[PDB]
RNA sequence: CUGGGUCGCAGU
RNA sequence: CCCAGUUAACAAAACAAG
Numbered sequence: 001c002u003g004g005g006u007c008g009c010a011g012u
Numbered sequence: 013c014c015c016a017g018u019u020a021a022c023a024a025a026a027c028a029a030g
Stems, first nucleotide, its partner, number of pairs: 001017005009030001011027001
Other pairs, nucleotide, nucleotide, family: 002020tWS005024tWS006025cWH007011tWH008010tHS008028tWS010029tHS013025cWS014023cWS015021tHS015022tHS016020cSS
């Protein structure tokens, strides 16, 4: 850089 | 903030404008 993400009322 | 590397795992607990 890219893809994904438990959690969170809320994650450009 | 966490884990992976385009066939981008299983997971995981802190954090934030408002």